An RNA structure with a sequence from Bacillus sp., in which 71 nucleotides are resolved.
RNA sequence: GAUUCGUAUAUCCUUAAUGAUAUGGUUUAAGGGCAAUACAUAGAGACCACAAAUUUCUUACUGCGAAUUCU
Numbered sequence: 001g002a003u004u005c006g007u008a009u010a011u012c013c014u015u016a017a018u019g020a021u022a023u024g025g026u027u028u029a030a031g032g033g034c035a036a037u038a039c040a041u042a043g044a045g046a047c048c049a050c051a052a053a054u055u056u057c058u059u060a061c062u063g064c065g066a067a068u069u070c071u
Base pairs, nucleotide, nucleotide: 001069002068003067004066005065006064007063008062009038012032013031014030015029016028017027024048025047033039042058043057044056045055046054
């Protein structure tokens, strides 16, 4: 330095806007998440029969630690 594993955070929680409706379930901002930084991307389900609302799991980034390896 890299890899893997662990850990912090739960790809998380609040609002506000924006947008679609089973071939959809979007996008953006602010704040929280007890430093920063990140909170992508994609896959597999549930739920919602026209309505405004979702939900489960797998997949990442960073810091820190351990192990391994480059030696």

The entry is indexed under Riboswitch, 2'-Deoxyguanosine, 2'-dG, Aptamer, RNA.
Chen et al. published it in Nucleic Acids Res. in 2025: "Crystal structures reveal the distinct features of the 2'-dG-III riboswitch in the purine riboswitch family".
Released in 2025, the model rests on X-ray crystallography data to a resolution of 2.2 A.